[PDB]
Context: one part of a larger RNA, bound to proteins that are not shown
C1' cells in the first nucleotide's frame, strides 16, 4: 500500500506520554 | 486553559555553493562524518588614535645591575629656516637690468 | 594660542 | 608674568602602503649537482641454436666438336641475404577481451626461418648527451629532451578556496590613457574622522546661451508637369554667303508640384548657466584613512549599424533586474503591472488584478453588439454574413422581379 | 445582310455593323450548325400593384490560416456570456497604509555629561566602508579561589538570561582537573578548495 515529492513550513483534526 | 511525539488532510514552497548580465538550473565543486585546512612576521612608511615630555623629544650598541628588578649610556635621528641647479643669500629668497612682476617660503 |  | 592647551618628539594601539613566499593550494618549464644500458639501442669479447623435405649454380669428368677453340650433351658435384616447413625469431588480417589472466594478454590466420640469422654470460657510450637500415624512435609500464635531490614556498595579470554574530550605510560594470583590452594609473561613484552651515537635489520668477521635432526652398543638391529661350542633333536639308523648322535632347528665368544626416529664409517644446526666493535632506561644500568597480542587462524613447531581422549590435535620457531571484498580479517567468520586506498579531483599508467553479470577492444593474466557442495568437486580397449610417437613380409620367406578349424586316 | 467566302445571310474573318415599316424588332444575346430551319435574347408593349437598383463610411464577426509526442482559452465550462464595447454601485484583494505590542539607531525634551522615560524619524541589500560583541589557546590576577558532597569532556532538556554569537541551571556520563571581576597576547571560529588525513 488511489499515491505527484528540493522533504520543509503554516492550520487544524487523530493517536501515543508528561502533568 | 499547557507542553512533547507522530502526522492524516487542507494551504503554500524552484537544495548548498561557485561562477555570471541571468541557475532549482540540464553549467562548477561536494557519498557521509570526525579532525588538519588560508590576510601574518620583521623592519621601514602614511594617516587616525591613548598617553609623557615640549623649542625640544628621544636614545643605539654597550655597561653595571637582577636573575621574570630596572638603571646607566646622548655616539646618533627628528625638530627649531627657507629658497636656489649652484656659488650664496637668508624671514626671506629664486627668475631679472629692475626699488617690475610672479613661484616657493615666512603668523 | 584661549581666559586670569 | 601662572594655568591649560598646542609646534615637535618619544612610546603603545587600529588601518593601509612598501620590500620579503607576504591570504591559501595548482602549473607546463627553467637552473645546479647527482643516480641510471639488469628495460630498451649500437657497439666489442666470449660461447651456443637453426627437424626434415626440396631446387640442382660453379667446378670436375666423360662423350660430341674445331686447325686450335668457343661451346653442346650427360654424369658427378652441392652453391645460394634459393624454396616448402617446426623449434626459434617475428606480429599481417579477423574475433575475443576492455574495473582483463594481462598497465599490449588469449584463439584463429600470417612473415622470416643459412642469414644484413636468432640466443646465453662477459663489457663499453646517456641527458642538449648517448644510440638509432631514421618512427623524433628508444636511454627501466607516458621521451620534441630520463630520474632523483637541491635552487624551491620558480612565476601564475589565470582558476578554486577563504572559517562566530549582531547593528548603520551602501556602489560600479563609465572616462583618459595603457604590447592595453577578462590586468592596471588617475577620474567617477561607496563609506568613516575632522571641519564649514543653508550653500544641496527639485522647484517659482527673471535674464541670457542653442538649431532638434515640425517646417520651409531664400542657399547646395535632388525633383515631376508646362512656358519661354544661349550650344547644337534633329535636320526640306546647305557652304556662292545664308538659312528654316523642330507632338526632341540644353544653361538661366516664369507658372504650376515635392526631396534632403553632412540644405536652412524659419523655428518650437524642452535643455543648459547665472541672480534672487523656498527647499534642514543619510542634503551639500572643504582636508583627510579605507575600499570596491572599471563582463552589465532588460524594457520606454530618441538615433547610427542589420533587412523599416534577432532574447542582435553601437551610442544618448530615464527606468527597474543587478544587488529587491523578498511581497501581489500577469498559469508558470530577473528586470511588464502593483509595491521598497525592522519584529510580532487567528484586527483594519486598498494597488495592480479580480469577483460562475478550481480560486478570495457579483452568476451585480442599465443600453448596445457578436453567433464565429469569433473571443482563445497572423497579411495582401476576396464575400448578397450582420447591424448602424451617408449619398445617388429609377418607380404609381407605375418602378425591379417573374410571367403573359409582340419579338418584324430591305435581306 | 455588304469587301469575307463553294455559303457566314443575327447566329465563320470583317467596313462601316446604311436604313427604315414600327410600341419597338439588334443588317443582331446565346443555343441550333460549316453558313444552315426553329429556338431565345434585346427594346417596346401589357399584366402586376410597392417599392428597387447601384455606390460611399462605421461596429462586431466569414474566408484567406499546411509541421511534425497529445490535446487544452492555465483548466472545468461559458452564447440576452462566464464574449466585445459604453456607464454605473459594491466587495475581494500585498511584506503598500492603519491599529495594538516591541526592538535597534538619530534627533529633539527631560536628568544633566548613559541614570532611565518621554515624543518623534530611520532601519531589502551583492562588491565594499565603519561600529559593536560571543567564544577558543595561552599570561598577570593566582603562595588565592572552585574542586572526590565530583575538575575537564561527553549526552540529554518541553527551564532561565541575551536580537544574535552565546551564557546559566538541572539530570545522566565522566572521574582530576578548572580558574573570576579587570586586563595583556595569539598556531583563534569551516560546508564546499575533483582540498589534506582517517573512519564509515
Nucleotide at each position: 500500500a488511489c499515491a505527484a515529492g528540493c522533504a520543509g513550513u503554516c492550520a487544524c483534526g487523530g493517536c501515543c506520554c508528561c502533568g | 486553559a499547557g507542553g512533547g511525539g507522530u502526522u492524516g488532510u487542507g494551504g503554500c514552497g524552484u537544495g548548498c555553493c561557485u561562477a555570471u548580465u541571468g541557475a532549482a538550473g540540464c553549467a562548477u565543486g561536494a557519498g557521509c562524518c570526525g579532525g588538519c585546512g588560508a590576510c601574518u612576521c620583521a623592519c621601514g612608511g602614511u594617516c587616525g588614535u591613548g598617553g609623557g615630555c615640549g623649542a625640544g623629544c628621544u636614545u643605539a650598541a654597550g655597561c653595571c645591575g637582577u636573575u621574570g628588578a630596572g638603571g646607566c649610556g646622548g655616539a646618533g635621528g627628528c625638530g627649531u629656516a627657507g629658497g636656489g641647479a649652484a656659488a650664496c643669500c637668508g624671514a626671506g629668497u629664486c627668475c631679472g637690468a629692475a626699488c617690475a612682476g610672479g613661484g616657493c617660503g615666512c603668523a | 594660542g584661549c581666559g586670569g | 608674568c601662572c594655568g591649560c592647551a598646542a609646534a615637535g618628539u618619544c612610546c603603545g594601539c587600529g588601518g593601509c602602503c612598501g620590500u620579503g613566499g607576504a591570504c591559501c593550494c595548482g602549473a607546463a618549464a627553467c637552473c645546479g649537482g647527482g643516480c641510471g644500458a639488469g628495460c630498451u639501442a649500437g657497439c666489442c669479447c666470449u660461447g651456443g641454436c637453426c627437424a626434415g623435405g626440396g631446387u640442382g649454380a660453379a667446378g670436375c669428368u666423360g662423350g660430341g666438336g674445331u686447325g686450335a677453340g668457343a661451346c653442346c650433351c650427360a654424369g658427378u658435384g652441392g652453391a645460394g641475404g634459393c624454396c616448402c616447413g617446426a623449434a626459434c625469431c617475428g606480429g599481417u588480417g579477423g574475433g575475443g577481451g576492455a574495473u582483463g589472466c594481462a598497465a599490449a594478454c588469449c584463439c584463429c590466420u600470417c612473415g622470416g626461418a643459412u642469414g644484413a640469422g636468432c640466443u646465453g654470460g662477459g663489457g663499453c657510450u646517456a641527458g642538449g648527451a648517448g644510440u638509432g637500415a631514421a618512427a623524433a624512435g628508444c636511454u627501466a609500464a607516458c621521451c620534441g629532451a630520463g630520474c632523483c635531490c637541491g635552487g624551491a614556498g620558480a612565476u601564475a595579470g589565470c582558476u578554486g578556496g577563504u572559517u562566530c554574530u549582531c547593528c548603520c550605510c551602501g556602489a560600479a560594470a563609465u572616462g583618459a590613457c595603457u604590447u592595453u583590452a577578462g590586468g592596471g594609473u588617475c577620474a567617477g561613484c561607496c563609506u568613516c574622522a575632522g571641519g564649514c552651515g543653508c550653500u544641496g537635489a527639485c522647484u517659482g520668477g527673471g535674464g541670457c546661451c542653442u538649431g532638434u521635432a515640425g517646417a520651409g526652398c531664400a542657399c547646395u543638391g535632388a525633383u515631376a508637369g508646362g512656358g519661354c529661350u544661349a550650344g547644337g542633333g534633329g535636320g526640306c536639308c546647305c557652304a556662292c554667303c545664308a538659312g528654316c523648322c523642330u507632338a526632341c535632347c540644353a544653361a538661366a528665368c516664369c507658372c504650376u508640384g515635392u526631396c534632403a544626416a553632412a540644405c536652412u529664409c524659419c523655428g518650437a517644446a524642452g535643455g543648459g548657466u547665472c541672480c534672487c526666493a523656498g527647499g534642514u535632506g543619510g542634503a551639500g561644500c572643504c582636508u583627510g584613512g579605507g575600499a570596491g568597480u572599471g563582463a552589465g542587462g532588460g524594457c520606454g524613447c530618441g538615433a547610427g549599424c542589420g533587412a523599416u531581422a534577432a532574447c542582435g549590435u553601437c551610442c544618448g535620457c530615464g527606468u527597474c533586474c543587478g544587488a529587491g531571484c523578498g511581497c501581489g498580479g500577469g498559469a508558470a517567468c530577473a528586470a511588464c503591472c502593483g509595491a521598497g520586506a525592522c519584529c510580532g498579531c487567528c484586527a483594519g483599508c486598498u494597488a495592480a488584478g479580480g469577483c460562475c467553479c478550481c480560486c478570495a470577492a457579483g452568476u451585480c444593474u442599465g443600453g448596445g453588439c457578436u453567433a464565429a466557442g469569433u473571443g482563445g495568437u497572423a497579411a495582401a486580397g476576396g464575400a448578397u454574413g450582420u447591424g448602424g449610417c451617408g449619398c445617388c437613380g429609377c418607380g404609381a409620367a407605375g418602378a425591379c422581379a417573374g410571367c403573359c406578349a409582340g419579338g418584324a424586316g430591305g435581306u | 445582310g455588304g469587301c469575307u467566302u463553294a455559303g457566314a445571310a443575327g447566329c465563320a474573318g470583317c467596313c462601316a455593323u446604311c436604313c427604315u415599316u414600327u410600341a419597338a424588332a439588334g443588317a443582331g444575346u446565346g443555343c441550333g450548325u460549316a453558313a444552315u430551319a426553329g429556338c431565345u435574347c434585346a427594346c417596346u408593349g401589357g399584366u402586376c400593384g410597392a417599392g428597387u437598383g447601384g455606390c460611399g463610411c462605421c461596429g462586431c464577426g466569414c474566408c484567406g490560416a499546411a509541421a511534425a509526442u497529445g490535446a487544452u482559452c492555465g483548466g472545468g465550462g461559458c452564447u440576452u456570456a462566464a464574449g466585445c464595447c459604453c456607464a454605473g454601485c459594491g466587495c475581494c484583494g500585498a511584506a503598500g497604509c492603519u491599529g495594538c505590542g516591541g526592538g535597534u539607531c538619530u534627533g529633539g525634551g527631560g536628568g544633566a555629561u548613559g541614570a532611565c522615560c518621554c515624543c518623534a524619524g530611520g532601519c531589502g541589500g551583492u562588491a565594499g566602508g565603519g561600529g559593536a560583541g560571543c567564544g577558543u589557546u595561552c599570561c598577570c590576577g593566582a603562595u588565592g579561589c572552585c574542586g572526590a558532597u565530583g575538575a575537564a569532556g561527553g549526552c540529554c532538556g518541553a527551564c532561565c538570561c541575551g536580537c544574535g554569537a552565546g551564557g546559566g541551571c538541572g539530570g545522566c556520563u565522566g572521574g582530576a582537573g578548572g580558574u573570576a571581576a579587570g586586563g595583556g597576547a595569539a598556531g583563534u571560529g569551516c560546508g564546499a578548495a575533483u582540498g589534506c588525513c582517517g573512519g564509515c

This is an experimental structure of RNA (23S Ribosomal RNA, nucleotides 526 to 1261) from Thermus thermophilus HB8, with 741 nucleotides shown. Method: X-ray crystallography, resolution 2.45 A. The entry became public in 2023. An Rfam search finds the family "Bacterial large subunit ribosomal RNA" in it. Entry title: Crystal structure of the A2503-C2,C8-dimethylated Thermus thermophilus 70S ribosome in complex with mRNA, aminoacylated A-site Phe-tRNAphe, peptidyl P-site fMTHSMRC-tRNAmet, and deacylated E-site tRNAphe at 2.45A resolution. NCBI's taxonomy places the organism under Bacteria, Deinococcota, Thermales, Thermaceae, Thermus thermophilus.